[PDB]
C1' cells in the first nucleotide's frame, strides 16, 4: 500500500435450520498457498 486462502458455528422469527457484509486467520511483493472454527449492535426466509 493492498493482495493472496479460505471454511464451518452465533442470534437466525425475537424458534430450528442456510445466507447477508463482515470480524478473524495466516502467508505474499513476478509471488501470491491450501486449510478450519467462532461471532456481530443486529438481523432476512421455509416450517409448525
Nucleotide at each position: 500500500g493492498g493482495g493472496c486462502u479460505g471454511u464451518u458455528u452465533u442470534u437466525c422469527u425475537c424458534g430450528c435450520u442456510g445466507a447477508c457484509u463482515u470480524u478473524c486467520a495466516g502467508c505474499c511483493c513476478c509471488a501470491a498457498a491450501c486449510a478450519a472454527a467462532a461471532a456481530a449492535u443486529g438481523u432476512c426466509a421455509g416450517c409448525a